[PDB]
RNA sequence: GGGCCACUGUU
RNA sequence: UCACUGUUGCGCUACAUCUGGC
RNA sequence: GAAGCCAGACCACAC
RNA sequence: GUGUGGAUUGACCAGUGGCCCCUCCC
RNA sequence: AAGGUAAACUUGUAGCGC
RNA sequence: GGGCCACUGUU
RNA sequence: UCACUGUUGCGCUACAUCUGGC
RNA sequence: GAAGCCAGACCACAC
RNA sequence: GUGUGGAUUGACCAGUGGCCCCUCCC
RNA sequence: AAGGUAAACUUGUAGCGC
Numbered sequence: 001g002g003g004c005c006a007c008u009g010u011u
Numbered sequence: 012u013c014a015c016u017g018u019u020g021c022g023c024u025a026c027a028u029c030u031g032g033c
Numbered sequence: 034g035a036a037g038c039c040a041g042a043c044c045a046c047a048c
Numbered sequence: 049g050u051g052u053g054g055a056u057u058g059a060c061c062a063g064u065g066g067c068c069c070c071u072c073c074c
Numbered sequence: 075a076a077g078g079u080a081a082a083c084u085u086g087u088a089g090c091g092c
Numbered sequence: 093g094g095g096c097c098a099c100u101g102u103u
Numbered sequence: 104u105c106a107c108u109g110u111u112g113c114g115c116u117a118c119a120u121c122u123g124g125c
Numbered sequence: 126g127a128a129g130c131c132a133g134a135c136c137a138c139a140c
Numbered sequence: 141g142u143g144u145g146g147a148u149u150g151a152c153c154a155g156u157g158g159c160c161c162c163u164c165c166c
Numbered sequence: 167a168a169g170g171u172a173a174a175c176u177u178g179u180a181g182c183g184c
C1' cells in the first nucleotide's frame, strides 16, 4: 500500500 | 439509501398445548 | 353452547 | 395471495480496531 | 466454509433408534 | 447419526 | 508413535548493534 | 592487539 | 553439508466441549 | 481461507514513499 474480519455510526 | 426475513441433522414413538378462522 | 374441522412462516394492519 | 406500517438483517458511506499478503498455483 | 437450491411445521417436552 | 472446530490428555 | 520447524506486504533511506569463524 | 572480512535459519552438540 | 540430543508443532488414539448438516450444485 | 510454491536476513529502531 492492498485484501480480509470484526465492531460503532450513517444514507 | 435501497433489497431481504422463523424452526427443523435424519427416521420413529409418546405426551402437552398457542392463535385466527366454520 | 361444547365439542369436532381447516389454517398458520419477522411482526401489526387492510384487502 | 396482495398492498400499508414497523422492526431486523443485509448492502452504501464514515470511523476504530484486529488478521494476513513474495509471486503464482491454489 | 459463505451462497443458490427443498420439504414439512402452532410450539415444546420426553423417549427410541441411525 | 454424520461432518467440522476448539480444547485436555495419550502413543 | 512417527514427520515437520524463525522473521519478512512491497520499495527506498538513515541510524544502532548479536554471535561464531580469518 | 585493534581494526578490517566471511557467515548465520527451533535450539545444543559433534563431524 | 551431515549425524546426535532435546524442544515445539504436526499427525494417532482417548475424553470434554462448541458449530453446522434436506439433498445436490457448490 | 488452509497447502504447495520463492528470495533475502544477525536483530531492531526510525523515516520516506506504494
Base pairs, nucleotide, nucleotide: 001069002068003067004066005065006064007063008062009061012059013058014057016055017083018082019081020092021091022090023089024088025087026086027085029041030040031039032038033037043054044053045052046051047050048049072170073169077165078164093161094160095159096158097157098156099155100154101153104151105150106149108147109175110174111173112184113183114182115181116180117179118178119177121133122132123131124130125129135146136145137144138143139142140141
Other pairs, nucleotide, nucleotide, family: 010060cWW010061cWW011059cWW011060cWW015056cWW028084cWW048050cWW071171cWW074168tWS076166tWS079163cWW079164cWW102152cWW103151cWW103152cWW107148cWW120176cWW140142cWW
This is an experimental structure of RNA (frameshifting pseudoknot RNA) from Rous sarcoma virus - Prague C, with 184 nucleotides shown. The reconstruction used 108,000 particles. The work is reported in "Structural switching dynamically controls the doubly pseudoknotted Rous sarcoma virus-programmed ribosomal frameshifting element" (Jones and Ferre-D'Amare, Proc.Natl.Acad.Sci.USA, 2025). Method: electron microscopy, resolution 4 angstroms. The entry became public in 2025.